[PDB]
An RNA structure (Didymium iridis partial IGS, 18S rRNA gene, I-DirI gene and partial ITS1) with a sequence from Didymium iridis, in which 188 nucleotides are resolved.
The structure was determined by X-ray crystallography at 3.85 A resolution and released in 2014.
It holds a match to the Rfam family "GIR1 branching ribozyme". For this family Rfam cites "Speciation of a group I intron into a lariat capping ribozyme" (Meyer et al., Proc Natl Acad Sci U S A, 2014). Rfam links the family to the GO term RNA splicing.
The depositors describe the entry as "Speciation of a group I intron into a lariat capping ribozyme".
RNA sequence: GGUUGGGUUGGGAAGUAUCAUGGCUAAUCACCAUGAUGCAAUCGGGUUGAACACUUAAUUGGGUUAAAACGGUGGGGGACGAUCCCGUAACAUCCGUCCUAACGGCGACAGACUGCACGGCCCUGCCUCUUAGGUGUGUCCAAUGAACAGUCGUUCCGAAAGGAAGCAUCCGGUAUCCCAAGACAAUC
Numbered sequence: 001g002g003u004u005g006g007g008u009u010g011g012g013a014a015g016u017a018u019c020a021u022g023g024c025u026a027a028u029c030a031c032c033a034u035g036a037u038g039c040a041a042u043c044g045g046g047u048u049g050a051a052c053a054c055u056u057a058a059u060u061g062g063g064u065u066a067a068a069a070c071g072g073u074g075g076g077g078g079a080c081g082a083u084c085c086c087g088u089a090a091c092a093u094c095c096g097u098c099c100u101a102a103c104g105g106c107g108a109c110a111g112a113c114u115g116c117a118c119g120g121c122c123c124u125g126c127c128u129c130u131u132a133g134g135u136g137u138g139u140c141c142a143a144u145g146a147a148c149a150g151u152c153g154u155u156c157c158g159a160a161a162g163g164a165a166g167c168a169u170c171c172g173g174u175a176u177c178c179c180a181a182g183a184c185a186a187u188c
Base pairs, nucleotide, nucleotide: 001188002187003186004185005184008181009180010179011178012177015039016038017037018036019035020034021033022032023031027083028082029081042173043172044171045170047143048142049141051139052138053137054136061123062122063121064120065119069097070096071095072094075086076085077084098105099104111152112151113150114149115148125135126134127133154165155164156163157162
Other pairs, nucleotide, nucleotide, family: 005183cWW006161tWS006162tSS006183cWW007182cWW013041tHS014040tWS024030tWW025027tHS041146tWS041174tWS046144tWW050140cWW055059tWW056058tHS057127cSS058134tSS059136tWS060124cWW065101tWS065117tWS067102tWW067103tWW068098tWS069106cHS072090tWS073092tWW088090tHS089095cSS100102tHS100103tHS102120cSS103119cSS108166tHS110168tWH117118cHS117119cWS143144cHS146174tWH146175tWS147167cWS158160tHS158161tHS159185tWS
């Protein structure tokens, strides 16, 4: 110097939500194309938390809860992606059984231990003036991560140092690859 290796950094990805128009349809959602705007390898929705603002009869804090799953359905007609009919215990957060105080589990896949409480339970605060019970919404940030995490074991890439392995603490799309640089090491 070359080949090869996995890593580290850097660049690139180009999507996604709200609309407008247009395409596709019997028609509407769904989907596709273009553009406007916001954000962006992450976008949106839900839940919770922090702050501010609004609102309401009223707009609080704390403690506790980390486990166990197995089997089964999603069929047939029909303008078939969805709707309508029929069938099925089975309604797609589907159904039965089992566990659990409940929530939940199961339900991407797994082995061990542990953390974390959206949720469940209890107490306290507010309203009702204290019995059940109720205790809101918006804005922005964060929880919250291409989706629980850490650690060990395991599998896979490499000879190795090393690195990666789907929602068991949400839901819907998209990305998870390509190139390069340098460092390190193997090898000629």